Shown are 101 nucleotides from a PDB entry: RNA (MLV Psi encapsidation site).
D'Souza et al. published it in J.Mol.Biol. in 2004: "NMR structure of the 101-nucleotide core encapsidation signal of the Moloney Murine Leukemia Virus".
Method: solution-state NMR. The entry became public in 2004.
It holds a match to the Rfam family "Gammaretrovirus core encapsidation signal". On this family, see D'Souza et al., J Mol Biol 2004: "NMR structure of the 101-nucleotide core encapsidation signal of the Moloney Murine Leukemia Virus". Rfam describes the family as follows. This family represents the Gammaretrovirus (mammalian type C retrovirus) core encapsidation signal and related sequences. The Moloney murine leukaemia virus (MMLV) core encapsidation signal is know to be essential for stable dimerisation and efficient genome packaging during virus assembly. Dimerisation of the viral RNA genomes is proposed to act as an RNA conformational switch which exposes conserved UCUG elements and enables efficient genome encapsidation. Gene Ontology term of the family: viral genome packaging.
The PDB entry is titled "SOLUTION STRUCTURE OF MLV PSI SITE".
RNA sequence: GGCGGUACUAGUUGAGAAACUAGCUCUGUAUCUGGCGGACCCGUGGUGGAACUGUGAAGUUCGGAACACCCGGCCGCAACCCUGGGAGAGGUCCCAGGGUU
Numbered sequence: 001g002g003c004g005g006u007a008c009u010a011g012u013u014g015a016g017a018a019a020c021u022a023g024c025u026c027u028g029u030a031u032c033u034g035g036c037g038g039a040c041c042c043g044u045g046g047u048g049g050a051a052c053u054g055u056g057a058a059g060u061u062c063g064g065a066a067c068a069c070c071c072g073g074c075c076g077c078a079a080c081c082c083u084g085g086g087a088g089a090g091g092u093c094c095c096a097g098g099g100u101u
C1' cells in the first nucleotide's frame, strides 16, 4: 500500500438501545528448528592441490606450497536461566557475573 477485525466516531434508521453502513485506529497480516554479524587475529580447521606419468586405474613429478570457498574459535549484540543488591502487591524491574545459542 491493500485488506480484514474492532472499538471508537458519525450518519441513517429507530422510542429505545441496537442494526447496519461508512470513517478510521491500531493490529495483524500474506507459510518451516544447536545464533547472526564483523574483522582477517589465529588455525594449514575442513574441502578442491596443480599439472604430469600410464590405455587405465595407481602413482608420479612441480609444490610437499599456493590460491579459493567454506569454517571455527575470536570480538559486538540479544534472549533465557540461576544469583546478588536496592525498592517492591507474589513468580517484578534495573544493573553485573557465569553457561548456552
Base pairs, nucleotide, nucleotide: 002029003028004027005026008023009022010021011020012019013018035077036076038074041073042072043071045070046069047068048067049062050061051060052059053058078101079100080099081098082097083096084095085094086093087092